An RNA structure, in which 97 nucleotides are resolved. Protein in the same entry: Uncharacterized protein. The entry also models magnesium ions. The entry is indexed under RNA, ribonuclease, RNA BINDING PROTEIN/RNA, RNA BINDING PROTEIN-RNA complex. It was solved by cryo-electron microscopy to 3.09 A. The sample was in a buffer at pH 7.5. The PDB entry is titled "Cryo-EM structure of a protein-RNA complex".

Context: bound to proteins that are not shown
């Protein structure tokens, strides 16, 4: 003077994750009395990586009536 | 003037991969 070959910067567009908002739709479940906490959540030990045990509180999946 | 769950589809903001361009520059060969 320059060739391609990697790699890293800059600027774009195209998509596809992952968080938080505003939202929309479309569906489910919502009541009243008994039984019903094994499983998950919440309070209670240690200024630093220790869910054991115990002591409340709780209705996830379960049965019977209206 | 409603609560959970569950699927979608969007605005919006931030990250985050991947595929396209266009411009620099490192660095291995080779004319």
């Nucleotide at each position: 003077u320059g060739c391609u070959u990697c790699a890293c910067g800059u600027a774009g567009g195209c998509c596809u994750u992952g968080g938080a908002g505003c939202c929309g739709u479309a569906c489910a479940u919502g009541g009243u009395u008994g039984u019903a906490a094994c499983a998950a959540g919440c309070c209670u030990a240690a200024g630093u990586u220790u869910g054991a045990a115990a002591g409340g509180u709780a209705a996830a999946a379960a049965c019977a009536a209206c | 003037g409603c609560a959970u769950g569950u699927a979608c589809g969007g605005c919006u903001c931030c990250a985050a991969g991947g595929c396209c361009u266009a411009c620099g520059u490192g660095a291995a060969g080779c004319a």